[PDB]
Context: one part of a larger RNA, bound to proteins that are not shown
RNA sequence: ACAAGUAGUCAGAGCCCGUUAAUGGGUGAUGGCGUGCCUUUUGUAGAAUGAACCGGCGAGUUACGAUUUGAUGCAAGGUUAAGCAGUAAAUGUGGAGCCGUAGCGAAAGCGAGUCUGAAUAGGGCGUUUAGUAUUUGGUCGUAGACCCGAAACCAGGUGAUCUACCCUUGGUCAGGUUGAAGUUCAGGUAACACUGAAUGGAGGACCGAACCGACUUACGUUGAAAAGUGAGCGGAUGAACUGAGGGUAGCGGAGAAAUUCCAAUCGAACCUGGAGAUAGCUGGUUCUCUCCGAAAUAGCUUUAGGGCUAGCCUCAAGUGAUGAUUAUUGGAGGUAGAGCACUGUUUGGACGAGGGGCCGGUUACCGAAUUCAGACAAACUCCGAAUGCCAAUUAAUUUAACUUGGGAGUCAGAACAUGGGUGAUAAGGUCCGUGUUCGAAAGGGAAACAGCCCAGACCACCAGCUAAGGUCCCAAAAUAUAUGUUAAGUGGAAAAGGAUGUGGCGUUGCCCAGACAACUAGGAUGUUGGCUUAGAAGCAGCCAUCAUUUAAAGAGUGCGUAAUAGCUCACUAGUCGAGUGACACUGCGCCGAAAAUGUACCGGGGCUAAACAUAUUACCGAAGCUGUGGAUUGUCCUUUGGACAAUGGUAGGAGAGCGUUCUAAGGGCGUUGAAGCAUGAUCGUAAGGACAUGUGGAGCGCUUAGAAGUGAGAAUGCCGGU
Numbered sequence: 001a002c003a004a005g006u007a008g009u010c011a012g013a014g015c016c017c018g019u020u021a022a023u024g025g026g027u028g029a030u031g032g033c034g035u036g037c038c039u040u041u042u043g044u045a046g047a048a049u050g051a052a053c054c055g056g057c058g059a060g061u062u063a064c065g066a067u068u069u070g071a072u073g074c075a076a077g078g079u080u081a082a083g084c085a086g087u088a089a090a091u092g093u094g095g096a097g098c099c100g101u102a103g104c105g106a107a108a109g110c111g112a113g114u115c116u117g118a119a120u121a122g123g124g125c126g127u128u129u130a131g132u133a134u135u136u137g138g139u140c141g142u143a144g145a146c147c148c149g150a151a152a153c154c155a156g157g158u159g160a161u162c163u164a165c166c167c168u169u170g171g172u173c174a175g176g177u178u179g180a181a182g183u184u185c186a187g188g189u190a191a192c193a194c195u196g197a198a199u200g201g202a203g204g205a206c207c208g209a210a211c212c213g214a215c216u217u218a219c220g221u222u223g224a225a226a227a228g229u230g231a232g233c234g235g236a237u238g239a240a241c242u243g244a245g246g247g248u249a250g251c252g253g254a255g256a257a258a259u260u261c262c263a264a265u266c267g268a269a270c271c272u273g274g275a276g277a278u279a280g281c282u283g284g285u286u287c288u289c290u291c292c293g294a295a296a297u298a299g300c301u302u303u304a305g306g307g308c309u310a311g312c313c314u315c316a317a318g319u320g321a322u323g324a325u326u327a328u329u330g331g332a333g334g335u336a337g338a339g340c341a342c343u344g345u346u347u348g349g350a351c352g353a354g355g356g357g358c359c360g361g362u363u364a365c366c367g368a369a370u371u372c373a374g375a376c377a378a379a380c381u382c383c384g385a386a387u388g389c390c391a392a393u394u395a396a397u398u399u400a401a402c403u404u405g406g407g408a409g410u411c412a413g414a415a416c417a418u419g420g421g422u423g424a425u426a427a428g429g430u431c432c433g434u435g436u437u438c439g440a441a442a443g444g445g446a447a448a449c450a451g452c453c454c455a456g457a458c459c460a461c462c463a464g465c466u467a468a469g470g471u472c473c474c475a476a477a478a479u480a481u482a483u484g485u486u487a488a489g490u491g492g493a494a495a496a497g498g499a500u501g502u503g504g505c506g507u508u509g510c511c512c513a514g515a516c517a518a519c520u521a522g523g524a525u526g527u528u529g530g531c532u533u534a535g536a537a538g539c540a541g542c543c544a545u546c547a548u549u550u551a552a553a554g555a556g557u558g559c560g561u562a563a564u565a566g567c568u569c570a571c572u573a574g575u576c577g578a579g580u581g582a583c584a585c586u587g588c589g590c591c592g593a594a595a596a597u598g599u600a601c602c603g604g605g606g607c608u609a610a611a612c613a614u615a616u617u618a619c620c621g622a623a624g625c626u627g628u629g630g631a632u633u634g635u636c637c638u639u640u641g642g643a644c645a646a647u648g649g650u651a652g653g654a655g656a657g658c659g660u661u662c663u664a665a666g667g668g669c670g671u672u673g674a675a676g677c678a679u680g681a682u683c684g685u686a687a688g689g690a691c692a693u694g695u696g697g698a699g700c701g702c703u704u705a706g707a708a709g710u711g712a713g714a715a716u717g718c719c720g721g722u
Base pairs, nucleotide, nucleotide: 008033009032010031011030014027015026016025017024020690037050039048052722053721054720055719056718057717062143063142064141065140066139067138068137070135071134072133073132074131077099078098079097083093084092085091103110104109113125114124115123116122146284147283149281153274154273155272156271157270158269164248165247166246167245168244169243170242171241172240173238175207176206177205178203182199183198184197185196186195211235212234213233215232216231217230218229219228250266252262253261259268287657288656289655290654291653292652297310299308300307301306311410313407314406315405316404317403318402319401323398324397325396326395327394328392329391330390331389337383338381339380343377344376345375347373348372349371350370354366355365413438414437415436416435417434419432420431421430422429443454444453445452458630459629461627463626464625465624469620470619471618472605473604474603478617480616481615482614483613484612485611491607497591498590501588502587503586504585506583507582508581509580510579526546531541632646633645634644635643658711660708661707662706663705664704665703666702668700669699676695677694678693679692680691682689683688
Other pairs, nucleotide, nucleotide, family: 005007cHS006035cWS012029tHS013028tHS018019cHS019022cWH024681cSS036051cWW037714tWS038049cWW041043tHS042413tSS042450tWS043450cHS058712tHS058715tHS059284tWS059712tHH060285cWS061145tWS069136cWW075130tWS076100tWS076129tWH078132tSS080096tWW082094tHS086089tWS102111tSS104124tSS105107tHS112126tSS117119tHS117121tHS148282cWW150278tWH151277tWW152275tWW159249tWS159250tWH159263tHS160163tWS160248tWH160253tWS164254tSS173209tWS174208tHS179201tSS179202tHS180201tHS181200tHS188194cWW188195cWS189190cSS189193tHS210236tHS214215cHS220225cWS224228cWS249252cSS249262tWS254260cWW255258tWS259267tHS283715cSS288686cSS293651tWS295410tSS295440tHH296439tHS298309cWW314653tSS320322cWS321399tWW332388cWW333387cWH334335cHS334384tWS335385tWH339341cWS340342cHS340377tWH342380cWS346374cWW351369cWW352368cWW353367cWW356364tWS381382cHS408652cSS418433cWW423426tHS423427tHS438450cSS441456tSS441457tHS442456tHS442623tWS444468tSS447601tWH454467cSS460628cWW466622tWH468621tHS470477tWS471477tSS479610cWH486609tWW487608tWS488608tWH489490cHS489491cWS492606tWW495593tHH496592tHS499589cWW500589cWW505584cWW514515cHS514577tWS514578tHS517576tWS519574cWS520574cWW521572cWW521573tHS522553tHS522571cWW525547tWS528532tWS529544tWS529555tWS530542cWW531542cWW534562tWS538559tHH539561tWS545555tSS550552tHS554556cSS556568cHS558566tWS558569cWS560565tHS560566tHS598599cHS602605tHH606610tWS631647cWW634642tHS636641cWW637639tHS639641cWS649650cWS657687tSS659710cSS667701cWH670698tWS673697tSS673698tHS674697tHS674699tSS675696tHS708710tSS713714cHS
C1' cells in the first nucleotide's frame, strides 16, 4: 500500500514529548497556493549553459606619478630631496630645488595689463586674493594590472632503438609444372631441308607451403588488441624478404610522389626558454542593510556583438524662479479634409476651325483649341482645421530648473494601440514617428500565458472599503428584479453569394359592390390573316397581332408542340366567407463550413437561461485605499518632536555596518578545564552575537585604534575523500 508529486509553504485534527518556560517541541490524516539555482538574453520551467556529492584552495592588489574630494598644520608664504648623526625608529640637521605671490604674447618683449590692429577704438585671455606640505577615499596612467583560457611566432637544444632512403657485412625461400637459346638423329628427305624425336634447362614465367603482405567479408569497436582474430585472397629466384653495425635532423631531411614518414602526433616533430606572448572573444569574480536609479538613442569610426563625445543616472558645492500644468491672448506653419484657380491624369457632350474623303474645296474620320457637366493626385493647391510648437506685465495651482566638478553603466531591444513607408491594404515580418507596459515590476483578471485590463509590494493582523473582472457547482458573491430577442447548443471558428425563420420600423395598396388559395362551370372563333417557315392552326423566326358567342377570353395567357391532340395560369356570375400582399430599411438567426495521438477552445461539469440586449439595485473581488501597532530616513517647527511625507527595483552611483587573521595599549579569562567539535525550544532590523550541557586537554577573549594573503555555490575550475 485508491495514489499524479520543484516535495515546500499557509491552514489543520489525531498521536507522542516536556524547553535557554515562551501565547512550547516532534510527527503530519486532510485542504489551499506553488514549473530549482547560476549565466546569458527582447524574452529561459525551459528540450540554451554549468554543477555527481562533500570539504579545502581559488579573482581590482602593490610601487611610482597625475587629478579630485575629506582631515590637519602654517599662511603671502608653504615645503624639503639626497646626504650626515641616530636602535634597520621617532627625531635633529640639511634651502640645491618645487608650488604660490601676475599675466598676455609664436617671440623680442611689455606689465595690471597685454595681443591684435596703423588706432588707446572694438574684441580675446587676464586683475578686481589664498595657497602650500603630509595624509585618507574615488578615478586615471605606467608596470602581466581583476582571474583562467588559444591556434601560433622566435631562440637554443633532443631525437633515425618506430618509420623513409642509403652504406658495409651476413642469412632464408617445401614441392610440382612449363620447357628458351642452343646441340644431336629420321619419316618428307634429295645437292639435309625442312620438322618429327631426344638432349639442355632459360625466365622481373606458372600453381602452391614457409616467409612477406593486406583485396572482400564476419566478429570486435567502455575491445584479448590505443589497428586485432577467423574464413578465403596477392606475391612467392626476385625492382624478393630479413638480421647485425652505421649515415642523412626540422628555414631541415627522406620520399617508385600519397602533403607520405621522421618514437601511437606532421600543410612543417619533441623538450626548455622569451612568456604571466596577445586575446576588441567566452566563462568566472566570495558578507549584510539603507537611499536614489538608467539605456538599448543621434553623430564619427578598416566602423557595425568594439570604441569616443553628447543624451539619460548618481554624489557634492553654487545660482537661486529661471521649471511643470491649466486659463486668457499673440504668432510661425500648409497635414487630415476638401477643391480643380496652376501642373499633370480622365469620362461623356457640343461647337465650329486645320489635315482629310475629293477636285482649291463637298462627304466621313482624325489631332488640337474653346466651352457644358462630372471625376483623380505622396512628389497639384484658389482653400484649410483639430492638435502639437514658440512666447507673453502674464493670473491660479504645483515643484522643480540651471551652472561647475567627482563617479558610472548603456550603443542586441520586445509587444500592444495609433500615423506611415516596404511587402501582397502577408507575417509573432522589416524600417521610422507618437504613447503605454516589459526590460528593471511582485499583486488581482484574461484557464494556463514577459509585453493585454486593473494596479506600483517598508513590516505585522483569523479587521474593513473598492478597481478590472464577476455572482449555478468546480470556486468568494444575485438559480436577483423588470422588460424583450434568439430555438441554433447560435452563444462556444470566416467570406462572396443563396434562402426563408422569426421580431421592429415606416411607405404603399387589396375588400361585404365580400379579398388570397382551391373547386368545377368558358376557352374560343371569320383567323396563320400575312411573310404562310419541314406542313405548324399558342413555336424555321419576322408576326399586321383586327370584330367578338359575350355578365366575361387572347389574328391564343399558357401544357404543348414531328403538326394536332389542350384541359386553364388571359373571364366570371357560382362556392370559398376576412383578412391581405409589395417595397424599402433594419436586429437576431440558417446554409455555404473538410485534417490528421483522444472528447478538443464555453477551462470542466453542465446551461434554453447559467445566452444575447437594455436598465436598476445589492454583494464579491488586489500586496490598491482605510483601520491598529512597529522599523528607518528626509523637509520644516526647531517640540528634533519625529508634525507631514516617503520607503518595488537589474547596469550603476552614494552611505552605514557585521564578521575573519595580525599588531599596540589597557583591562581580563583559563586543568575548579582555553580554542576547536556536537546539540539546544536564546538575542539582535541583517550580516551575526551569547548562554547551558557533552567531547577535548592548552591556550583565548573584551575595549579603542591600526594593518590586511579579509568572507565562495557555480569558472566542462585544482586537490583529496565518498